Released in 2006, the model rests on solution NMR data.
An RNA structure, in which 70 nucleotides are resolved.
Rfam match: Human immunodeficiency virus type 1 dimerisation initiation site. For this family Rfam cites "Position dependence of functional hairpins important for human immunodeficiency virus type 1 RNA encapsidation in vivo" (McBride and Panganiban, J Virol, 1997). Gene Ontology term of the family: viral RNA genome packaging. The family's RNA type in Rfam is cis-regulatory element. From the family's description: This cis element is composed of four hairpins called SL1 to SL4 (SL is for Stem Loop).
On the sample the depositors note: RNA was prepared by in vitro transcription with T7 RNA polymerase.
The work is reported in "NMR Structure of the Full-length Linear Dimer of Stem-Loop-1 RNA in the HIV-1 Dimer Initiation Site" (Ulyanov et al., J.Biol.Chem., 2006).
[PDB]
RNA sequence: GACGGCUUGCUGAAGCGCGCACGGCAAGAGGCGUC
RNA sequence: GACGGCUUGCUGAAGCGCGCACGGCAAGAGGCGUC
Numbered sequence: 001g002a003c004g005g006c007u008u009g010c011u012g013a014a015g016c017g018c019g020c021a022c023g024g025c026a027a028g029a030g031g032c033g034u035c
Numbered sequence: 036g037a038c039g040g041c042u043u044g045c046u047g048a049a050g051c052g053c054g055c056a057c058g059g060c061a062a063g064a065g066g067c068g069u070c
Base pairs, nucleotide, nucleotide: 001070002069003068006063007062008061009060010059011058012057015055016054017053018052019051020050022047023046024045025044026043027042028041033038034037035036
Other pairs, nucleotide, nucleotide, family: 004066tWS004067cWW005064cWW014056cWW021049cWW029040cWW031039tWS032039cWW
C1' cells in the first nucleotide's frame, strides 16, 4: 500500500407472500317496484 | 317488451396495506487475518 469483517444513523426502488375491491359465463329463489 | 335486485359455482389481472432481501453516504470499536 492492497484485500476480508464487526455495530449504528440518513436516504433510494421493484421483488415474494397474505388479505381485501374489479371483469366474464352458467345455474338457482319469490319473481317483486316503475313505464 | 324495457329497467333495478337476491344466493351460489367456474374462470381472468393489476390495485392498497403489512412484513421481509437489494442500493448509496457518514460515523463508530479492537484495528484483527493474508501478501